[PDB]
Context: one part of a larger RNA, bound to proteins that are not shown
C1' cells in the first nucleotide's frame, strides 16, 4: 500500500432557552430551567506517590481519538513566611561499628561478648594542684508508636494554627522587686482523709508516670439531630396555613463553685442490711450521719463583643464607606458521633520499649537581734537556630505504555421512610464531564411480558420464575440433647375516628 | 387519696371505611424425601480446576536429661530451637464425636548383641630379603549371624467329597504361606463380565434408592463402620414455579443503520 474513509468512537440516567464572546460554539461564560451524586458522596481535608500540574495574563501550530474561543496543553510572569504543626529527641522489630575470632580474600560472625573501654567535686593573679564515685561500655532505626508549648478574628490571585490584630503558653538562661522562713535555725492548720502562695536540702536508694488486649450492657459530658416559643429576613398566599425555611455564635488560656469511684471520723449491724439493667458489698466494720479527695468537653466570670453574624438607613466616578440597632429562652432521647467513668466477660492468647518528668527514704553542706534568706510563691528581664509548608490525592495531577470502567492507606458524616452508614427521595456542597444529529431493518447486548399446558426442553431445571418484612398460631424424622427450626405450613397487615396501659413533679 | 402541671415513644383493643386493597415502590429465605463425601469454622492453583484437595482440634508413634536431640554455616571464641528443660523441644502418620482398630517380623527398613563365628583399610607387629618389596598373623566401625518391632514400609492362599429326592455344604480329605481378610462394608467415588440379580420409584428408567455377594481388584490410624450439625461439593425424586419447551409473539433502551467529524488492525 490494498483492506479503508472501513471496524469503530454505544458502561457511569440529560440535556434545553436566551445573551455575551468569537472567523468559527452541543461540549467557553452569564442568567433561567430540567437533572444526577444523595453524607461507606461525583462533598471537605490528609498519608504514599507526583513535582509546579497551583495563581494571573496571553495563545498560531501540536495534544484534549468530535469541535474548541476552553484546558492539568503551549508561552510570559508570580506563588509555599512557624520557639507552639511535623522532622529534629527516644526507643521497637532490625541494621551497622567497636574488642576479639574466622576467611587466600572481596569480607563473615560478633553488639558486650576471654577489653586496662567512665564521670563528679574542690583549690590559684594565671588553663594545668588535687580529692571522691564506677558493675556499662557506641551509632542508625517511626512525618500512624513515646513526646514541652497557640487560640480566635481578619487578610491574598495564589500561604497561613506560619502573615496581620488581639489574647496566651512552653523551654532554657539570668539576675531583680515584693512576699515567705529563719537568726543555736529550715512554715502553719486539720482527730483524720488532707489543706494552704512559698515553706533548705548532696550522695545513695525506693516508687510513680510515660505504659498499653478484645468485647458487652449501663451512667456523665461535648457536638450533631429533633420539638416548642420569640426576634429579623425570605417563600407561598384562587382557597387554607398564629404557616414553610434560614439566622440568633462564643476559642485557647485562666479564676471560682461543683461533678461518680475511692479515702477519713463517729458508730456497731440477724427480724441481716445496703444495692446494680447485670452484679456484688459489709464485725478485715455495712446501713446511716458528717467530711477529704482524683476526675471539665459542667455553671458563672475574665478573654468578649470591641469580634463574628443579621437586619435597617444615609454618602459615591474613585479617594472614604458612614451610622443605627439586634444578636433570646426552654424541652426531649434504647437517637448519631466522640470522649470519660464504674462494672463485667474471654484467654493452654494476659495483650512494647526507651527517652523524659515527678514524689519519697536519707540528712551531706549552708544559713548575722538589726541582715541575708542554696525559695518548686507572685510579678518582672533575655532568647528560641535548621529543613518541610503551593497543588492533586484520583472515572484526568499516583501505578497500570494513556486524560485507561482496573488498583491504591485514612479523617468528618444532614433530613424522610425504614430495625438499619439497606434500597429509594431530598438539604449543604459538587457536577451536568464522558463525539454528536436523524431514523427505528435484520442479528444482537441489556430490561421485561405472555393464552393453555407446566421440564414434554436439556447431559443436567442452565437461565428465569416462584418465596421473602413484621405480628400471631403451628412445627416431623433424627440428634452429639446443644440443635434440626425461619423445619414443614396457616392467618393478619391500608386509611380514619376513638379507647386503654406503660412515667416525672407539686399539693391535700 | 384526688387534682393540677410536665414528657416521649411503645404496645393492645374497638367502630367506621374502600379496590377484598394495604411489608401496595423499595427492600426481601423456595421448600421437602434421600444417597456419596469432607466432621464443623478456616485455606490454596493471582490469569481455565474452591473441591471430596490442604489445615484443624482429637488420636497414635518416634528421638532427646544439655558432654544432648533436630537443624544452619566455608569457617569461627559462629548460630536457630533457646528469655527453652519432658504438662518441653523436635520429627512423622491418621484426621471431630461414637463404636472399633483383627492375624502376619518371612521380605525391605529401624533398633539391640557382635563371643562359641567369619570378613577388613591405614598405622602398628613378625618373617624372608641387600633393599625396594613380598608374605603372614591382629583389628575399630560397618556387615554376614542372632533377638525385637506393623498407629514402620507393607501383606492377608488353592484343590476334592459330603445331610433319609435334590440344591448348597455345617462336616471331612488334601496341597502350600510369614500370615492366609477377622469385625465390619459393597456393582459403593472401589466389580471387569455389567444395562449383575431381586424389590421400589415411572406408561416406559443403561439413572436413583433398598437388598444380595466366591468382592476382576472392599476392609480396619496405608484407618473400618456409623454419624447430628455444617457445605457456592457430586447425585435421584417430590411439591411450588415458570417461554427450558409445544411455538413462538410483542414492547423498551443502546447498537447495528444513514450523516458530520475523526479514524485503525488482522490478513495479503
Nucleotide at each position: 500500500g490494498g483492506u479503508a474513509g472501513u471496524a469503530g468512537c454505544a458502561a457511569a440516567u440529560a440535556c434545553u432557552u436566551c445573551a455575551a464572546u468569537g472567523a468559527g460554539a452541543a461540549c467557553u461564560u452569564g442568567a433561567a430551567g430540567g437533572a444526577c451524586c444523595g453524607a461507606a458522596g461525583u462533598g471537605g481535608g490528609g498519608a504514599a506517590a507526583g513535582g509546579u500540574u497551583c495563581c494571573a495574563u496571553g495563545u498560531g501550530a501540536a495534544c484534549a481519538g468530535c469541535g474548541g474561543u476552553u484546558g492539568g496543553a503551549c508561552a510570559u510572569g508570580g506563588g509555599u513566611u512557624a520557639g507552639u504543626c511535623g522532622a529534629u529527641c527516644c526507643u521497637a522489630a532490625g541494621c551497622c561499628a567497636u574488642a576479639g575470632g574466622g576467611a587466600a580474600g572481596u569480607u563473615c560472625c560478633g553488639u558486650u561478648u576471654c577489653a586496662a573501654a567512665g564521670g563528679g567535686g574542690c583549690a590559684c593573679u594565671c588553663g594545668u594542684g588535687c580529692c571522691c564515685c564506677g558493675u556499662g561500655u557506641g551509632g542508625c532505626g517511626a512525618a500512624a508508636g513515646g513526646g514541652a508549648a497557640g487560640c480566635c478574628g481578619g487578610u491574598u490571585a495564589a500561604u497561613a494554627u506560619u502573615c496581620c490584630g488581639g489574647c496566651a503558653c512552653c523551654u532554657g538562661g539570668a539576675u531583680g522587686u515584693g512576699g515567705g522562713u529563719u537568726u543555736u535555725g529550715c512554715g502553719c492548720g486539720g482527730c483524720a482523709a488532707c489543706g494552704c502562695a512559698a515553706c533548705u536540702g548532696a550522695a545513695c536508694g525506693c516508687g510513680g508516670a510515660g505504659a498499653c488486649g478484645a468485647c458487652g450492657g449501663c451512667g456523665g459530658g461535648g457536638g450533631c439531630c429533633c420539638c416548642g416559643g420569640g426576634c429579623a429576613g425570605a417563600g407561598u398566599u384562587c382557597u387554607c396555613u398564629u404557616u414553610u425555611c434560614u439566622u440568633c455564635u462564643u476559642a485557647a488560656c485562666g479564676g471560682u463553685c461543683u461533678a461518680u469511684c475511692a479515702c477519713c471520723c463517729u458508730g456497731g449491724a440477724a427480724a441481716c442490711a445496703g444495692u446494680u439493667u447485670g452484679u456484688c458489698u459489709g464485725g478485715a466494720g455495712a446501713u446511716a450521719g458528717g467530711g477529704u479527695u482524683u476526675a471539665a468537653u459542667g455553671g458563672c466570670c475574665g478573654g468578649a463583643a470591641g469580634a463574628g453574624c443579621c437586619c435597617g438607613a444615609c454618602a459615591c466616578u474613585u479617594c472614604u464607606g458612614u451610622c443605627g440597632g439586634g444578636u433570646c429562652c426552654g424541652g426531649u432521647g434504647c437517637g448519631c458521633u466522640c470522649u470519660c467513668g464504674a462494672c463485667g466477660u474471654c484467654c493452654c492468647u494476659u495483650g512494647a520499649a526507651a527517652a523524659u518528668c515527678c514524689g519519697c527514704g536519707g540528712g551531706a553542706g549552708g544559713g548575722a537581734a538589726u541582715a541575708a534568706u542554696u525559695c518548686u510563691c507572685a510579678c518582672g528581664c533575655c532568647a528560641g537556630g535548621u529543613c518541610g509548608u503551593a497543588c492533586u490525592c484520583a472515572u484526568a495531577a499516583c501505578c497500570g505504555c494513556a486524560g485507561c470502567a482496573g488498583g491504591u492507606c485514612c479523617c468528618c458524616a444532614a433530613g424522610g421512610u425504614g430495625a438499619a452508614c439497606a434500597g429509594c427521595c431530598u438539604c449543604u456542597g459538587g457536577u451536568u464531564g464522558a463525539u454528536a444529529g436523524a431514523a427505528c431493518a435484520a442479528u444482537g447486548u441489556a430490561g421485561a411480558u405472555a393464552a393453555g399446558g407446566g421440564a414434554a426442553g436439556u447431559c443436567g431445571g442452565c437461565a428465569a420464575a416462584a418465596u421473602a418484612g413484621a405480628u400471631c398460631c403451628g412445627u416431623a424424622a433424627c440428634u452429639u440433647c446443644g440443635g434440626g427450626a425461619a423445619a414443614a405450613g396457616g392467618a393478619u397487615u391500608g386509611g380514619c375516628u376513638c379507647u386503654a396501659a406503660g412515667g416525672g413533679u407539686u399539693g391535700g | 387519696a384526688c387534682a393540677a402541671c410536665c414528657a416521649a415513644c411503645u404496645u393492645a383493643g374497638a367502630a367506621c371505611u374502600g379496590g377484598u386493597a394495604c411489608g401496595g415502590a423499595c427492600a426481601g429465605g423456595g421448600g421437602g424425601a434421600a444417597u456419596c463425601u469432607g466432621a464443623c469454622u478456616g485455606u490454596c492453583u493471582a490469569a481455565u480446576u474452591a473441591a471430596a484437595a490442604c489445615a484443624u482440634a482429637g488420636c497414635a508413634u518416634u528421638g532427646c536429661g544439655a558432654u544432648g536431640g533436630c537443624c544452619a554455616g566455608a569457617a569461627a571464641g559462629u548460630g536457630g530451637u533457646g528469655u527453652u528443660g519432658a504438662c518441653g523441644c523436635a520429627a512423622u502418620g491418621u484426621g471431630a464425636u461414637u463404636u472399633c482398630u483383627g492375624c502376619c517380623c518371612a521380605g525391605u527398613g529401624c533398633u539391640c548383641u557382635g563371643a562359641a563365628u567369619g570378613u577388613c583399610a591405614a598405622a602398628g607387629u613378625g618373617a624372608a630379603g641387600a633393599a625396594a618389596u613380598u608374605c603372614a598373623a591382629c583389628c575399630a566401625a560397618g556387615c554376614g549371624c542372632g533377638g525385637g518391632u506393623a498407629a514402620a514400609c507393607g501383606g492377608c492362599g488353592g484343590g476334592a467329597g459330603u445331610a433319609a429326592c435334590u440344591a448348597u455344604g455345617a462336616c471331612u480329605c488334601u496341597c502350600u504361606u510369614a500370615a492366609g481378610g477377622u469385625a465390619g462394608c459393597c456393582a459403593a467415588a472401589u466389580g471387569c463380565c455389567u444395562c449383575g440379580u431381586c424389590a421400589u420409584c415411572u406408561a416406559a428408567u443403561u439413572a436413583g434408592u433398598g437388598a444380595c455377594g466366591c468382592g476382576c481388584a472392599u476392609g480396619a490410624a496405608u484407618g473400618g463402620a456409623u454419624u447430628a450439625a455444617c457445605g457456592a461439593g457430586a447425585u435421584u425424586c417430590c411439591c411450588a414455579c415458570u417461554g427450558u419447551c409445544c411455538c413462538u409473539a410483542u414492547c423498551u433502551a443502546c447498537u447495528a443503520u444513514c450523516u458530520a467529524g475523526c479514524g485503525a488492525a488482522a490478513c495479503c
Shown are 776 nucleotides from a PDB entry: RNA (26S rRNA, nucleotides 1426 to 2323) from Thermochaetoides thermophila DSM 1495. The reconstruction used 119,533 particles. The structure was determined by cryo-electron microscopy at 2.2 angstrom resolution and released in 2025. The entry has 47 different proteins, among them 60S ribosomal protein l5-like protein, 60S ribosomal protein L32-like protein and 60S ribosomal protein L28-like protein. The depositors describe the entry as "Cryo-EM structure of Chaetomium thermophilum ribosome-bound SND3 translocon". Yang et al. published it in Nat Commun in 2025: "SND3 is the membrane insertase within a distinct SEC61 translocon complex". An Rfam search finds the family "Eukaryotic large subunit ribosomal RNA" in it. Its Rfam clan is "LSU clan".